Shown are 41 nucleotides from a PDB entry: RNA (mature crRNA) with a sequence from a Lachnospiraceae bacterium.
The source organism's lineage runs through Bacteria, Bacillati, Clostridia, Lachnospirales and Lachnospiraceae.
Entry title: Crystal structure of LbaCas13a (C2c2) bound to mature crRNA (24-nt spacer).
The 2017 paper behind the entry is "Guide-bound structures of an RNA-targeting A-cleaving CRISPR-Cas13a enzyme".
The structure was determined by X-ray diffraction at 1.99 angstrom resolution and released in 2017.
Crystallisation conditions: 0.2 M ammonium iodide, 20 - 25 % PEG 3,350.
Context: bound to proteins that are not shown
RNA sequence: AAGAUAGCCCAAGAAAGAGGGCAAUAACCAGAUAUAGCCUG
Numbered sequence: 001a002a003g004a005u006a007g008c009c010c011a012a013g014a015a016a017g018a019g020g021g022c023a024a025u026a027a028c029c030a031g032a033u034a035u036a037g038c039c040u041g
Base pairs, nucleotide, nucleotide: 006025007022008021009020010019
C1' cells in the first nucleotide's frame, strides 16, 4: 500500500436525513468462429 463486490447526480438533512434516478458509468445482460465444449433457468 491493500483487505474489493460499486460510483455519481437530483432530493432530503442537524433533535440529522435516508426518498428517487443512471445504456449518462463502469460492470451486468446479450453476441456462435469449425464437426459431441457455453447446461439450466